[PDB]
Context: bound to proteins that are not shown
């Protein structure tokens, strides 16, 4: 230290398993009845650390690799 770069979704809630003739729990009339977790979402981000009269932002001028890039 050249080095200017292409990239553009981040998690100590995904990141653990099996299962499709089944995988929510029983019933018994085995194909219908019944219960609540109603069985068809990983959360999270996407401009006030949060849904509220709160305060920057131009002149980078009408697109151009987004001029930024530690989320």
């Nucleotide at each position: 230290a050249u080095c200017g770069a292409a990239u553009c979704g981040c998690c100590a809630c995904c990141u653990a398993c099996a299962a499709g003739a089944c995988u929510g729990g029983a019933g018994c009339u085995u194909g219908c009845u019944c219960c609540c977790u109603c069985g068809a979402a990983g959360g999270c981000g996407c401009c006030a650390a949060g849904u509220a009269u709160a305060u920057u932002c131009a002149u980078g001028a009408u697109c151009a690799c987004a001029a930024g890039a530690c989320a």

An RNA structure (rRNA zeta) from Leishmania donovani, in which 71 nucleotides are resolved. The 2017 paper behind the entry is "Atomic resolution snapshot of Leishmania ribosome inhibition by the aminoglycoside paromomycin". It comes from the structure "Cryo-EM structure of of the large subunit of Leishmania ribosome bound to paromomycin".